Solved structure of RNA, 32 nucleotides shown. Method: X-ray crystallography, resolution 2.14 angstrom. The entry became public in 2017. The 2017 paper behind the entry is "Structure of the Ribosomal RNA Decoding Site Containing a Selenium-Modified Responsive Fluorescent Ribonucleoside Probe".
[PDB]
RNA sequence: GGUGGUGAAGUCGCUGG
RNA sequence: CAGCG
RNA sequence: CACACCACCC
Repeated sequence: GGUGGUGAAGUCGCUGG
Repeated sequence: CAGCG
Repeated sequence: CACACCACCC
C1' cells in the first nucleotide's frame, strides 16, 4: 500500500420516527 | 433518535 | 468520506 471483519461520542447523505 | 450508506 | 482496532495478502 490492499482486501475483509469490527467500532465510533468524526462527517453528512438516504429512509423512517 | 434509529436503520442504511 | 475520513479514522481506529484485528486478521490476511503484497
The depositors describe the entry as "Fluorescence detection of RNA-ligand binding and crystal structure determination of ribosomal decoding site RNA using a heavy atom containing fluorescent ribonucleoside". Crystals were grown from: 0.2mM RNA, 2.40-2.55M ammonium sulfate, 10mM magnesium acetate, 40mM2-(N-morpholino)ethanesulfonic acid (MES) buffer, pH 5.6.